[PDB]
Context: bound to proteins that are not shown
RNA sequence: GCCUUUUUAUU
DNA sequence: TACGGAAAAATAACACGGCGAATAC
DNA sequence: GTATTCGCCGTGAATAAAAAGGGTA
Numbered sequence: 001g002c003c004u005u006u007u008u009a010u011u
Numbered sequence: 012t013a014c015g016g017a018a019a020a021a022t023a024a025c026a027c028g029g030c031g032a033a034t035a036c
Numbered sequence: 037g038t039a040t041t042c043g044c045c046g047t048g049a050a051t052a053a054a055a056a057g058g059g060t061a
Stems, first nucleotide, its partner, number of pairs: 002058002005055003010050002012061003025048012
Other pairs, nucleotide, nucleotide, family: 004056cWW008052cWW009051cWW
């Protein structure tokens, strides 16, 4: 260089 | 520099079919 | 033996942005 939750939002 | 996992958490707790398990008759 | 209810288990659209958090003394 990432990954997973949570929230917001879109169709 | 060590153990990673247990019991409490003064936890988070849904709904529509489904497959197998423990009973009543 | 034959159902029968239930404990637990499969599933609960898709796609972009931000936030913390990434083991406890």
Solved structure of RNA, together with DNA, 61 nucleotides shown. The sample was in a buffer at pH 7.5. Method: cryo-EM, resolution 3.58 A. The entry became public in 2022. Entry title: Cryo-EM structure of Escherichia coli paused complex of transcription termination (TTC-pause). The entry also models zinc and magnesium ions.